[PDB]
Context: one part of a larger RNA, bound to proteins that are not shown
RNA sequence: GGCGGGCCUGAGGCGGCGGGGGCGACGGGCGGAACUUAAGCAUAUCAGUACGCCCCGGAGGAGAAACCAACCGGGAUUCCCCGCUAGCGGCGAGCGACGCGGGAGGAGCCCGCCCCGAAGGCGCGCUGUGGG
RNA sequence: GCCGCGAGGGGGCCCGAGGGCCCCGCCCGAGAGGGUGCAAGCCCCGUACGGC
RNA sequence: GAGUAGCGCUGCUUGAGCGUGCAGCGCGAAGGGAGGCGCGGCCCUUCCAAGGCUAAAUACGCCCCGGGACCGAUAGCGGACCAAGUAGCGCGAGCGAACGGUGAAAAGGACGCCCUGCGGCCGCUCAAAAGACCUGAACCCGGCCGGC
RNA sequence: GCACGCCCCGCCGGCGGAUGCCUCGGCCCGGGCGGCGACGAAGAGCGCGGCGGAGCGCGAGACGCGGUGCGGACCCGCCCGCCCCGAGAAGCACCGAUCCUCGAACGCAGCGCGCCCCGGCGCCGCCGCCUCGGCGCCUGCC
Repeated sequence: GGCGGGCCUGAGGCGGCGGGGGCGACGGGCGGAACUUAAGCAUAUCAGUACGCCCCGGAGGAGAAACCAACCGGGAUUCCCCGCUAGCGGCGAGCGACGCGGGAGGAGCCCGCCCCGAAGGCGCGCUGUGGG
Repeated sequence: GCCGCGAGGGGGCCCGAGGGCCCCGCCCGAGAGGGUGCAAGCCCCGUACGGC
Repeated sequence: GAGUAGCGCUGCUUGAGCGUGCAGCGCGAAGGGAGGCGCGGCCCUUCCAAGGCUAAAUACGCCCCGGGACCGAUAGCGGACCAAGUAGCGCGAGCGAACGGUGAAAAGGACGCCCUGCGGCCGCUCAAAAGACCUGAACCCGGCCGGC
Repeated sequence: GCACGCCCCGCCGGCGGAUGCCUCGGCCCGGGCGGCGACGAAGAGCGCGGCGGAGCGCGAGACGCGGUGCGGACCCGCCCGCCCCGAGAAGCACCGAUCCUCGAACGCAGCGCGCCCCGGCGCCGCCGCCUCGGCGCCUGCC
C1' cells in the first nucleotide's frame, strides 16, 4: 500500500403509510398600527384592537398547586353572579385585576429518577424494551 | 329516527264566483295554520290523538 | 426534572407599584419557591418549578330547523323578479346596478268593414279590460270648456 | 282685438309610477350540527338536453347510469314514452359506480415535450428493506 468483517456516521433506490390545500364564525400562537382621547402634543390612550402571518378541533385553550391565604381557613381547570375596588397614570385624560362568598360542572393521573434487565411493541432494542 | 291514519254541513237568498247574508245542525285529545272563484273547525291538505 | 431557577444589564409587557409576565446577553445554584415595598438576619405558615396527559360545565359562522309587538319593494341582505355578486365599469387589486304584482280561468282579443299595406273602425272574451297589464297620485301636457 | 299665456267653470285624454293593498324574500332570535381533501378538496375552465340561450344539474356511462325500498299516473311547448294487480309517469329516500381539462395539483411545461415498459415516471417525512461510501472506531489478512 491493498483485501474482507463488526461498530458508527452518511448516500442512492424500493415498499407500506403519513403530510400538503379549503372554510368572512368560535379557538390557540405570533408580528402589529394609526385615526382617536388627552379640548394642543411627545408618556399615556385608542389597543395587549384593526390588519398581516402560522396552526388545530368540534370545540379549542386551560387544568390536578414550586396555589391562595392569614381563618374556629381552604384546596386542579373552565364558565356565570358579585365586589369594581386595591392599585396604575404628564397621579392628567384615562385605566384596572384578584382572594373571599353564591352557583354551573366536577375525575383523576403518568413519565424521568430509582428497582429488575430483553421476560418487551423482539430486521428493533442494553446509549434500555417491557414490568414495578 | 322513520312510518302512519286522521273528525264533522245542509237548506234558501244572492253573486262572475261564497269562503257572504238568513235559518238550523254537527265534530272538537282536532277552533295551529295553508289552499280553494269573496271572510271555511265541518270542500281539500293538515292539526290533536299514535305505532314500530 | 440544570445552561435550569435565580441574579446583573438592557428591551417589550402588566393594575402589579425598587418590577406583572416574558426575552436577549453575561453569569450560573442546591435543598429550593411563595406569603401584593426593596436589603441583611431569624422564625412561622404554606407549596415543590425548570417533563407530560385529561371529560364536564363554556364559545360559535356556513348549513339545517323552528319562532318573532321585525321590514314590506327608495324599505328588508348589495341581491323577493327562473340566470345577484348578475348586467355593466376598471390594465389590475377591486367596484357594482336596475327590474315584484293581467285575470277566478289565457278564456291573451269573435266577426264584419275599410285598408297597397301599416293599421284603423265596429265590437268581442271577461264581473271588468284588468289588453301587457292591480290601484293609477303629484309635477307636466293636449282637446273641449268657462274666466282674466 | 286675435292668438298666446295663465287662471281653472266643469268634462275628457296623455305622461309618470306615488299611494294603497298584498308577498315562495330579507333581517333578528333561539335550537341542531360541526360532517372537506393525494381514495384528488374548495375553486375554475370546457363540454353535456330530440328540438337548448342563461341558470341549475351532470361529466365522453354528461340536463345522467345502475341497485334496494317507498310511491302510483303522468311527463310546463311540440313531441314520444308510459298506461294493463305491476307492466310502472311524476316524485321520495339510501347505496353502488362513472367522473374530461386546470387547481394542494404530482414525468416536465401549459397546451407543447420526454423517459420507459405496458407497470409506470412529483416532493418531504416515518418505519422496514435492498444496494455501498468513508486516511471515522477497530479487526483480521497481506
The RNA (Large Subunit rRNA, nucleotides 1 to 368; 5.8S rRNA, nucleotides 1 to 142) from Giardia lamblia ATCC 50803 has 474 modelled nucleotides. The reconstruction used 31,100 particles. The 2023 paper behind the entry is "Insights into translocation mechanism and ribosome evolution from cryo-EM structures of translocation intermediates of Giardia intestinalis". Method: electron microscopy, resolution 3.25 angstroms. The entry became public in 2023. It holds a match to the Rfam family "Archaeal large subunit ribosomal RNA". The literature on the family includes a 2002 paper in BMC Bioinformatics by Cannone et al., "The comparative RNA web (CRW) site: an online database of comparative sequence and structure information for ribosomal, intron, and other RNAs". The family has 91 seed sequences and 2,955 matches in Rfam 15.1. Its Rfam clan is "LSU clan". The source organism's lineage runs through Eukaryota, Hexamitidae, Giardiinae, Giardia and Giardia duodenalis. The entry has 71 different proteins, among them Ribosomal protein L6, Ribosomal protein L34 and Ribosomal protein L24.